[PDB]
Context: bound to proteins that are not shown
RNA sequence: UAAAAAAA
RNA sequence: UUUUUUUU
Numbered sequence: 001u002a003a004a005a006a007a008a
Numbered sequence: 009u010u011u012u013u014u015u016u
Stems, first nucleotide, its partner, number of pairs: 002016001004014004
C1' cells in the first nucleotide's frame, strides 16, 4: 500500500 | 458512515 470474503 | 476476523 492493493484487493477477495465473512460477523455484530 | 464507525468496528472485529480470515485469505492472496